Shown are 27 nucleotides from a PDB entry: RNA. Method: solution-state NMR. The entry became public in 2015. The 2016 paper behind the entry is "What a Difference an OH Makes: Conformational Dynamics as the Basis for the Ligand Specificity of the Neomycin-Sensing Riboswitch". Keywords: RNA, Riboswitch, Aminoglycoside. The model includes bound paromomycin (PAR). Entry title: Solution NMR-structure of the neomycin sensing riboswitch RNA bound to paromomycin.

[PDB]
RNA sequence: GGCUGCUUGUCCUUUAAUGGUCCAGUC
Numbered sequence: 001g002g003c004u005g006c007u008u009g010u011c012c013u014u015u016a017a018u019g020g021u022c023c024a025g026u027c
Base pairs, nucleotide, nucleotide: 001027002026003025004024005023009022011020012019
Other pairs, nucleotide, nucleotide, family: 010021cWW013018cWW014016tHS
């Protein structure tokens, strides 16, 4: 630094998994 949680991972924020912190797993 990519990707990933939707069996309510967790809150704010939004008409709205709309946008994101924190966290782990995996290169």